[PDB]
RNA sequence: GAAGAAGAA
DNA sequence: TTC
DNA sequence: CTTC
Numbered sequence: 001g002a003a004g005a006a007g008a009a
Numbered sequence: 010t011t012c
Numbered sequence: 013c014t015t016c
Stems, first nucleotide, its partner, number of pairs: 001016004007012003
C1' cells in the first nucleotide's frame, strides 16, 4: 500500500 | 458519519 | 482486531 471485520456516540 |  |  490493499482489504475484511467488531464495537462506540 | 466519525471514532 | 485481522489478513495479504